[PDB]
7SK stem-loop 1 RNA (56-MER) with a sequence from Homo sapiens: 56 nucleotides with solved positions. Released in 2022, the model rests on solution NMR data. Protein in the same entry: Tat Subtype G Arginine Rich Motif. The work is reported in "A structure-based mechanism for displacement of the HEXIM adapter from 7SK small nuclear RNA" (Pham et al., Commun Biol, 2022). The entry is an ensemble of 10 models. It comes from the structure "Solution structure of 7SK stem-loop 1 with HIV-1 Tat Subtype G Arginine Rich Motif". It holds a match to the Rfam family "7SK RNA". For this family Rfam cites "Transcription: surprising role for an elusive small nuclear RNA" (Blencowe, Curr Biol, 2002). Rfam describes the family as follows. 7SK was discovered as an abundant small nuclear RNA in the mid-70s but a possible function has only recently been suggested. Two independent studies have found that 7SK RNA binds the CDK9/cyclin T complex (known as elongation factor P-TEFb). Its Rfam clan is "7SK clan".
RNA sequence: GGGAUCUGUCACCCCAUUGAUCGCCAGUGGCUGAUCUGGCUGGCUAGGCGGGUCCC
Numbered sequence: 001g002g003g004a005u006c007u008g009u010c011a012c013c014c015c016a017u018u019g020a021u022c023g024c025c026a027g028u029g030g031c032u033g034a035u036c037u038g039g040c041u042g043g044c045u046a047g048g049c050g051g052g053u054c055c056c
Stems, first nucleotide, its partner, number of pairs: 001056010012043002014039003019036004023031003
């Protein structure tokens, strides 16, 4: 340095806001723009980077 695994970080897709909160509009529908949770028994030989371990 390369490969595999794990973790962290950075993005995407589907479902739930009759799951909670904030903002706009409106008599209840739409918008993810942010955070969290559930489904990874979902898609990482789908991607990049860092660290640890193993192998070469």